[PDB]
Solved structure of RNA (tRNA (35-MER)), 35 nucleotides shown. The 2006 paper behind the entry is "Complete crystallographic analysis of the dynamics of CCA sequence addition". The entry also models sulfate ions. The entry is indexed under protein-rna complex, TRANSFERASE-RNA COMPLEX. The structure was determined by X-ray crystallography at 2.8 angstroms resolution and released in 2006.
Context: bound to proteins that are not shown
C1' cells in the first nucleotide's frame, strides 16, 4: 500500500438507499517486499 472480515459517524444521487455513487473515525484478519 493493497484485498478480506466488522464498528460508527456523515455528504451526494434516487420516487424510493443500510442496499447506488463517495467521504471521515475506528477495530480484526491476510497479502505483496525475503523465502
Nucleotide at each position: 500500500g493493497g484485498c478480506c472480515c466488522g464498528g460508527g459517524g456523515c455528504g451526494g444521487u434516487u420516487c424510493g438507499a443500510u442496499u447506488c455513487c463517495g467521504c471521515c473515525c475506528u477495530g480484526g484478519g491476510c497479502c505483496a517486499c525475503c523465502a